[PDB]
C1' cells in the first nucleotide's frame, strides 16, 4: 500500500 | 443492487 468483508456515508433519476 | 469515501476486521506463504 493493496484485496476482500458486513456495517455506515454520499452518490447512481 | 453498484460505485465510491474514511473508520474497523481479515488475508496479501
Nucleotide at each position: 500500500g493493496g484485496a476482500c468483508g458486513g456495517a455506515c456515508g454520499u452518490c447512481c433519476u

The RNA has 26 modelled nucleotides.
Method: X-ray diffraction, resolution 1.8 angstroms. The entry became public in 2008.
The depositors describe the entry as "Effects of N2,N2-dimethylguanosine on RNA structure and stability: crystal structure of an RNA duplex with tandem m22G:A pairs".
The work is reported in "Effects of N2,N2-dimethylguanosine on RNA structure and stability: crystal structure of an RNA duplex with tandem m2 2G:A pairs" (Pallan et al., Rna, 2008).